Source information: Shown are 771 nucleotides from a PDB entry: RNA (28S rRNA, nucleotides 1791 to 3124) from Danio rerio. Among the 73 different proteins in the entry, which are not shown, are Ribosomal protein L5b, 40S ribosomal protein S17 and 60S ribosomal protein L8. Released in 2022, the model rests on cryo-electron microscopy data to a resolution of 2.4 A. An Rfam search finds the family "Eukaryotic large subunit ribosomal RNA" in it. The family has 88 seed sequences and 107,465 matches in Rfam 15.1. Its Rfam clan is "LSU clan". The sample was in a buffer at pH 7.6. Keywords: translation, embryo, zebrafish, maternal, ribosome.

Context: one part of a larger RNA, bound to proteins that are not shown
RNA sequence: GGUAGUAGCAAAUAUUCAAACGAGAGCUUUGAAGGCCGAAGUGGAGAAGGGUUCCAUGUGAACAGCAGUUGAACAUGGGUGAGCCGGUCCUAAGGGACGGGCCUACGCCGUUCGGAGGGGAGGG
RNA sequence: CCCCGCUCGACCGAAAGGGAGUCGGGUCCAGAUCCCCGAGCCCGGAGCGGCGGAGACGGGCG
RNA sequence: GCCCAGUGCGGUGACGCAAACGAACCCGGAGAUGCCGGCGGGUGCCCCGGGAAAGAGUUCUCUUUUCUUUGUGAAGGGCAGGGCGCCCUGGAACGGGUUCGCCCCGAGAGAGGGGCCCGCGCCCUGGAAAGCGCCGCGCU
RNA sequence: GCGGCGUCCGGUGAGCUCUCGUCGGCCCUUGAAAAUCCGGGGGAGAAGGUGUAAAUCUCGCGCCGGGCCGUACCCAUAUCCGCAGCAGGUCUCCAAGGUGAACAGCCUCUGGCGUGUUGGAACAAGGCAGAGUAAGGGAAGUCGGCAAGUCAGAUCCGUAACUUCGGGAUAAGGAUUGGCUCUAAGGGCUGA
RNA sequence: GCAGCCAGCUUAGAACUGUCGCGGACCAGGGGAAUCCGACUGUUUAAUUAAAACAAAGCAUCGCGAAGGCCCUCGGCGGGUGUUGACGCGAUGUGAUUUCUGCCCAGUGCUCUGAAUGUCAAAGUGAAGAAAUUCAACGAAGCGCGGGUAAACGGCGG
RNA sequence: UCUUAAGGUAGCCAAAUGCCUCGUCAUCUAAUUAGUGACGCGCAUGAAUGGAUGAACGAGAUUCCCACUGUCCCUACCUGCUAUCUAGCGAAACC
Numbered sequence: 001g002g003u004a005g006u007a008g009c010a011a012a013u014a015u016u017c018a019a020a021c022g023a024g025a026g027c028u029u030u031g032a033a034g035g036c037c038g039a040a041g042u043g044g045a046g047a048a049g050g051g052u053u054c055c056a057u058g059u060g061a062a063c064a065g066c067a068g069u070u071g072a073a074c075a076u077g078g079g080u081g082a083g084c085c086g087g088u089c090c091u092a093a094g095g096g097a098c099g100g101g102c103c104u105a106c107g108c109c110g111u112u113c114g115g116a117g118g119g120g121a122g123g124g
Numbered sequence: 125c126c127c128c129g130c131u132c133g134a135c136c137g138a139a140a141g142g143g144a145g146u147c148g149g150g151u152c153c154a155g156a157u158c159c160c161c162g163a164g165c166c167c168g169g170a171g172c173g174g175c176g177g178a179g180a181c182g183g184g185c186g
Numbered sequence: 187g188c189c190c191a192g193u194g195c196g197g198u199g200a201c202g203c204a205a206a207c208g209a210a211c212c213c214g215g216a217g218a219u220g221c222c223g224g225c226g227g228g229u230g231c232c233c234c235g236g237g238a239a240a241g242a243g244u245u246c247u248c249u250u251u252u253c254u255u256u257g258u259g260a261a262g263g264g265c266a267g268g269g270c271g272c273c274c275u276g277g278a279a280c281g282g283g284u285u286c287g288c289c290c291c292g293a294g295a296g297a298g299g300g301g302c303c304c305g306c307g308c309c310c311u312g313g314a315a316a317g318c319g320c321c322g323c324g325c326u
Numbered sequence: 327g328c329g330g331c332g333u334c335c336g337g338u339g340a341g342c343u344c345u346c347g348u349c350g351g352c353c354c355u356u357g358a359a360a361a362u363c364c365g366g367g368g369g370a371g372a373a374g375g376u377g378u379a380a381a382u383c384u385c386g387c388g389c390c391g392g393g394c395c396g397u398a399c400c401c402a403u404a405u406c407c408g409c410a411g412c413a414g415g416u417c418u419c420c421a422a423g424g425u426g427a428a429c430a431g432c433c434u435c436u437g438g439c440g441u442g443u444u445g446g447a448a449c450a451a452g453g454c455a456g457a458g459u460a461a462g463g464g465a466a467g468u469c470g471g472c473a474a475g476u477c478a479g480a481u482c483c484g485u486a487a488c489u490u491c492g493g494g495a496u497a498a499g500g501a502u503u504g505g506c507u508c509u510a511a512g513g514g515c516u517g518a
Numbered sequence: 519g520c521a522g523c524c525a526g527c528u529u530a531g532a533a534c535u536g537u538c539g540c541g542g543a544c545c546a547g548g549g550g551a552a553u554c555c556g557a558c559u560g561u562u563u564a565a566u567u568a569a570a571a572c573a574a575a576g577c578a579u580c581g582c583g584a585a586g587g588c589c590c591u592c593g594g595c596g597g598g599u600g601u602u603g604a605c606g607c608g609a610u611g612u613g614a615u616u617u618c619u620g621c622c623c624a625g626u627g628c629u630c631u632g633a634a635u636g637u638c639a640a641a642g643u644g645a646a647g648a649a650a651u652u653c654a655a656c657g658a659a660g661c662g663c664g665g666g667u668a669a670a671c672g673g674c675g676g
Numbered sequence: 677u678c679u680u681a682a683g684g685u686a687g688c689c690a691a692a693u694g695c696c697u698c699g700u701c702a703u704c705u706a707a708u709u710a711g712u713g714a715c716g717c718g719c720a721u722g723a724a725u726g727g728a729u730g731a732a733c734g735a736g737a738u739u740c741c742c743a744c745u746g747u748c749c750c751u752a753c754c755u756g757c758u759a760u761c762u763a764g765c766g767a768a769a770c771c
C1' cells in the first nucleotide's frame, strides 16, 4: 500500500434554556432549570509514590483518540517561612564493626559475647 | 601528687513504636498549628545564678 | 551582756502545706503492655420542647408554620462529675451489702465522717476587643 | 471603612461515634525493648554561731537562647503503578436526615459533578443487558433443572429421621402483616 | 400514704376501614428423601483444575541425656533447633470421635550381638634377594553368619 | 491332595475399586447402561500402604420427589446500549 473513511470512538440514569467572551461554541464561563454521587461519597484531608504536575497570565502550532475560547499541554512569571508538625533522639526485629578465628585471597564468620576493650573521677 | 568507676560492648536501624513543649483569630492568585495579631508552653543556660519568699522563731540567765 | 537552740510545718490517720540540704551505692516506679464482652462518666453529632430571638422559604387554600444561624482555644484557678482492696470510728447470723452480670465481708461488712486520683464537663482569667448573624451609614 | 443590636432558656435518649473508667471473659497464645524522667532507701558530706550561712524540685518572678532538614500540590474512574487521562492495582482519617435491626438497599442535606476519550438522527436483522413479561402444559429441554423461577423480613404457632445429645433447625408445615380511631401495661421527679 | 408535675419509647388487645390489599418499592434461605468423599473451621495450582487434593486435632512409630539427635557452612569443633533438656527437640506415617486394626521377619530395609569359622585396605611386621621387588603372617569398619523388628517398605495359594 | 513366608481374618463391595457387564434380584418409572438396597471365587476389596461406621459441616460428586419456572412444546412483545445512518476522528489482523 490494499484492507479503509473500514473496525471503531457503546461499563457506572442526564441533560436543557438563555447570556457573556470570542473569527469560531452541543463541549468554556455565568445564571436558571431538571438530575446524579447520597457521609463504606463521584465529599473533605494525609501516607507511599510522583516532582512543579501547585498558582496567575498568555498562546491555541503539536498533544489531551470529536471539539475547545479548555487543560495535569505550551510559553512567561510566582509559590512551600516552625524551639513546641515530622526528621533529628531511643532500640524493635535486624544490620554491622571491634577482639578472635577462618580464608591462597577479594574477604568471610561471628554480636554482646571475646581483649591490658574504662581516657571519667572524687580528692589532691 | 594520692585512692574511686562496669551489668562495657561501637554504631546503624521506625516521617504508623518510644519521645519535653502551640493554640485561637486573621491574612494569599498559590503559603500557615510555620506568616500577622493575641494568649501560652518546653528545654537549656547562667563563679553574681536578677529580685522576692523559704531555710528564719525564738529560749534560759543578766 | 552572757549562754543555748534552730537542714520547715500540720493531720489519730489516709495525707496536706509555694519551697522544705544531701553524694557514692542500692531499691522501686513511669516509659511499658494482648484480644473480647458488659456497664458507667464526659465531649462531639443527632433528636425533642421554647407557641424563645434574627433573617429567609411558602402563603390559591392551610400552616403561632418551614429553613438557617443562636460560639469559645491552650495554659492556669475554682467547682460539678467519675474512680479508688485509701483512712478513722466501729462492729455484723434473723447474715448483710450489691451488680445488667457479678462480687464483697471478723485478713473486717453495713453505716458515719474523711483522704487521694482523674476531672478533655461547667465557671472564671484568656475574652469579646476577636468570631458569626442581622440591620444602618459612608466609600468606589 | 466607620456604627447599632443579638449571640437566649431548657429537655432528653436501649441514639451514633470518640474518649476516660470499671468489672469480667479468653490463651498448651500471656501479648516489646531502650532513650528519658521520677520517688525512696542510704547519711558520706556541706553550712553559721545568734542572725545569719550553706541549701532550695517556690508555673514566685525576672534575664538569654533554641541550629540543621522536610513543608506547595496530586494522593486517584485524568498528578502514583500497570507503555495511556487504562472499568485494574494502591495504606489510613472524618462522616448527616428519612425508612429499617442495620456502616444493607432506596431518597435527601452539606460538599462535589456533568454521566467519565465525542455529538446528531433513526429504532432493521443479529447481539449485550433489563437477572422484562408471557396463555395452556410444567423439565417432555439438556450430559446434567445449565439458566432464573420459587422461597425470603418480622410476629404468633408448629417442627420429624438421625445424632458425638451439642445438634439437626429458619427442619418440614401453618397463620398474620396496611391505614385510621382507641384501650391496656411497662417510668422519673417534688412534697406530709 | 398519695397528689401534683414531667418524660419517652416499645409491647399487647379491640373497633372501624379500603379492590382481601398491606415485609405493597427496596431489602430478603426453595424444600425434602438418599449415596459417595473429606470429620469440622482453615489451605491450595496469581493467569483454564477450590476438589474427594493439602493442612488439621487425635493416634502411632522413630531418633536423641548435650563430647547428643537433626541440620547449616569453603572454613573456625563456626552456625540453626537452643533464651532449648525427653510433658523437650528432631524425623515419619496415619488422619476428629466411635469401633476395630488379623496373619507373614522368607525377600528388601533398619537394628542388635561378637563362642567373629570366612572376606579383609593403608601402615606396621617377618623372610628371600645386590636391591628394586617378591612372598608370608598379621589383618579395622563394612560385608557374610546369627537375633530382633511389619502403626518398616510390602505380601497374604490351587 | 498340592502347597508356601503368611495363605485375606474382622469387615466391605459390581463401590471414585468388577474386565466379563448394560452381572443377577429387589426397588425406583409407561419405559431407566442411571440411583438405591441386596447377592459376592472380589479381572484386580481389606484392616494406621488403615478397614468399617458416622452426627454436624461442604460454591465437592451423584439419584429421586414436591414446589417452581420460556429449559422445552413454540415462540412472541417491550426497553436500554449497540449494530445502522451522519459530523468529526480513525486503526489492526491478513495479503
Stems, first nucleotide, its partner, number of pairs: 001771002008765002015033006035439003043420004049400002054078006063071002083165002085396003089142002094136002098114001100109003120128001146163005166392004174387002176384001183189003193372001194203003207371001211367006220352009230342002232339001233337002236334001238256006261311005267304004272300004281291003317333007353357001406415002422434004444763004452758005458753003462749002466747001471744001479503005488493001490614001504535002507532006513524005536540001548742007555734002560572002576612007587599004616728003620674003625671002627667004636661001643654004675678002687721001688718001699715005